[PDB]
Context: bound to proteins that are not shown
DNA sequence: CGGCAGTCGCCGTCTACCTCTCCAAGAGCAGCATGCGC
DNA sequence: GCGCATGCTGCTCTTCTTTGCCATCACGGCGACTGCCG
C1' cells in the first nucleotide's frame, strides 16, 4: 500500500493474504 | 652520497532504450533402520 | 531372540594457490622508486 471478508456511528475499526538482484549475446536512434 | 633513467603500477575511455538465455555440486560425517548371524 | 553391520538418508558446511595452472591486456598521462651506474 492492495484485496478479500466482517463491525461499521461514516471519522473509520479489526481479522487473513502478498515482492523486484548480477553476467554474456544480438539490435535501433 | 648523488643523479638517473627504466620501470611499473594506476587513472581514464558518450546518452537513452529493446530482445533472449543462465546464475556450484559433489563429498563427507553423523544418525539411524532393518537384514543377517549365532 | 538379542547384537552387530552397511546402506537411505538428514544435515550442515567447503571449496588452496607450487617445483601448478595460466592465457593474456590497448593507449596514453603521471608519479614514484628502485635498483644501478658514476
Nucleotide at each position: 500500500c492492495c484485496g478479500a471478508a466482517g463491525c461499521u456511528u461514516c471519522g473509520g475499526c479489526u481479522u487473513c493474504g502478498g515482492c523486484a538482484g548480477g553476467a554474456g549475446a544480438g539490435g535501433u536512434a
An RNA structure, together with DNA, in which 105 nucleotides are resolved. The structure was determined by electron microscopy at 3 angstroms resolution and released in 2023. The sample was in a buffer at pH 7.9. Primary citation: Vishwakarma et al., Proc.Natl.Acad.Sci.USA (2023), "Allosteric mechanism of transcription inhibition by NusG-dependent pausing of RNA polymerase". Keywords: Transcription elongation RNA polymerase pausing NusG cryo-EM, TRANSCRIPTION. The PDB entry is titled "Mycobacterium tuberculosis paused transcription complex with Bacillus subtilis NusG".